[PDB]
Context: bound to proteins that are not shown
DNA sequence: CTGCCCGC
C1' cells in the first nucleotide's frame, strides 16, 4: 500500500 | 463505522 476477514 | 487480524 493492496486485497481479505473477523469483532463489537 | 473502526481496529484487528489473515494474505501478496
Nucleotide at each position: 500500500g493492496c486485497g481479505g476477514g473477523c469483532a463489537g
Primary citation: Perera et al., eLife (2013), "Mechanism for priming DNA synthesis by yeast DNA Polymerase alpha". This is an experimental structure of RNA, together with DNA, with 16 nucleotides shown. The entry also contains DNA polymerase alpha catalytic subunit A, not shown here. It was solved by X-ray crystallography to 3 A. Crystallisation conditions: 0.1 M Bicine, 12% PEG3350, 10 mM MgCl2, pH 8.0, VAPOR DIFFUSION, HANGING DROP, temperature 291K. On the sample the depositors note: Chemical synthesis.